[PDB]
Overview:
Shown are 19 nucleotides from a PDB entry: RNA. Entry title: FIVE-NUCLEOTIDE BULGE LOOP FROM TETRAHYMENA THERMOPHILA GROUP I INTRON, NMR, 1 STRUCTURE. The structure was determined by solution NMR and released in 1997.
RNA sequence: GGUAAUAAGCUC
RNA sequence: GAGUACC
Numbered sequence: 001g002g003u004a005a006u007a008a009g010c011u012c
Numbered sequence: 013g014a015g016u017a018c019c
Stems, first nucleotide, its partner, number of pairs: 001019002009016004
C1' cells in the first nucleotide's frame, strides 16, 4: 500500500 | 483506534 479483517494483541 | 493479515 492493493486488498483483506468483524476479535483481540503489541507500540502508540 | 493508526500500525499490524496476505504480499